[PDB]
Context: bound to proteins that are not shown
RNA sequence: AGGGGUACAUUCCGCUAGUACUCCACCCUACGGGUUAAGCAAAUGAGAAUAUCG
RNA sequence: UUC
RNA sequence: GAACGGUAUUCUUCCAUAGAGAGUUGAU
RNA sequence: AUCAACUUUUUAUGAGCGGGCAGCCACCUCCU
DNA sequence: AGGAGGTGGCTGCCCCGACCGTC
DNA sequence: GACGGTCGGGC
Numbered sequence: 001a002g003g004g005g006u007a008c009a010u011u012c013c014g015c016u017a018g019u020a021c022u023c024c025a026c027c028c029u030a031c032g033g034g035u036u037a038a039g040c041a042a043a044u045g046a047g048a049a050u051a052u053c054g
Numbered sequence: 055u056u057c
Numbered sequence: 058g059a060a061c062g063g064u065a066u067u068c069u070u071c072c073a074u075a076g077a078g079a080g081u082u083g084a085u
Numbered sequence: 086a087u088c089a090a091c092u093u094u095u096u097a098u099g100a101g102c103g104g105g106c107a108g109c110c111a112c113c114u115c116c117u
Numbered sequence: 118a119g120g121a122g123g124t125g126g127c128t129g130c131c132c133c134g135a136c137c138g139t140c
Numbered sequence: 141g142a143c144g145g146t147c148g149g150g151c
Stems, first nucleotide, its partner, number of pairs: 002024007012104005025035004045070013072099014105130012131150010
C1' cells in the first nucleotide's frame, strides 16, 4: 500500500462518503527486527458483572 | 471439579 | 470461602479538528 | 513560574440520501 | 443438522364512562 | 369539591 472491525454533535432507523482508533502472513531472532509481505478465522474479538451447578 |  | 469449568443471562468496548479553562506526569 | 505528554470543563466548525412498520404462520433457499 | 435469513399471506395501528387520588 | 390517571368493559 490492500482488506476487516469499532465509534462518530449532526432527533431516531439505516445506506453511502469521510474521518479517528484497532486488527489481518512467515521466520524468528521469537516484547526488536527482516522477508517485500500483502496479511482475508482481521470483533467469528477483548473485558466486567449476575448467577446455577461439577 | 481443584484448592 | 477463592480458582477452574460449563448452562443461562446480561453490561463496556472511546466522535474528529481547531481555540481557550482546569487537573496529572517529565524537563527547565 | 516556563516547555513536552495524558485526564477533564468549555467555544466554534465538522458531508447527503432515503426512511412503515409490529406480530404470527406455513413454505422456501443458503453456508457448512 | 443447525443456524441464518427470505416469500407470501393476514391483522393492527381503541375508547368512553366510573371510580379513585390529590387539591 | 373538582381535574386527571387507570380500570371496566363496549363489539